[PDB]
C1' cells in the first nucleotide's frame, strides 16, 4: 500500500431505536523449536591440507605449515525466574545481582 473487523462519525431510512452504507481508527494482517550480534581477543575449536607416489587403494613427499569458512568462549543486548530494598489494591513497577538462552 491493500483489506477485514470495528466502534466511533454522518448520512439515509426510520416514531424509535436499529438497519445498512459510506468515512475512518486503530489493529491486525498475508505459515514453523537451546539467541542475535560485533569485534578478530583467543582457541590450531571444528572441518577442507596441498600436491606428490602407486593402474589403486595406502602411502608419501612439501609443509607436519598455511589460507578458507564454518565455529565456541567473549563481549552489546532482551526476555524468563528467584531475590533484596523502597511505595504498594494480592501475583506490581523500577534498579541491580546470578542463571540459561
Nucleotide at each position: 500500500g491493500g483489506c477485514g473487523g470495528u466502534a466511533c462519525u454522518a448520512g439515509u431510512u426510520g416514531a424509535g431505536a436499529a438497519a445498512c452504507u459510506a468515512g475512518c481508527u486503530c489493529u491486525g494482517u498475508a505459515u514453523c523449536u537451546g539467541g542475535c550480534g560485533g569485534a578478530c581477543c583467543c582457541g590450531u575449536g571444528g572441518u577442507g591440507g596441498a600436491a606428490c607416489u602407486g593402474u589403486g587403494a595406502a602411502g608419501u613427499u612439501c609443509g607436519g605449515a598455511a589460507c578458507a569458512c564454518c565455529c565456541g568462549g567473549c563481549c552489546g543486548c532482551a526476555a524468563c525466574c528467584c531475590u533484596g530494598g523502597g511505595a504498594g489494591a494480592g501475583g506490581u513497577c523500577c534498579c541491580a545481582g546470578g542463571g540459561u538462552u
MLV Psi encapsidation site: 101 nucleotides with solved positions. Rfam match: Gammaretrovirus core encapsidation signal. The literature on the family includes a 2004 paper in J Mol Biol by D'Souza et al., "NMR structure of the 101-nucleotide core encapsidation signal of the Moloney Murine Leukemia Virus". From the family's description: This family represents the Gammaretrovirus (mammalian type C retrovirus) core encapsidation signal and related sequences. The Moloney murine leukaemia virus (MMLV) core encapsidation signal is know to be essential for stable dimerisation and efficient genome packaging during virus assembly. The depositors describe the entry as "SOLUTION STRUCTURE OF MLV PSI SITE". The entry is an ensemble of 20 models.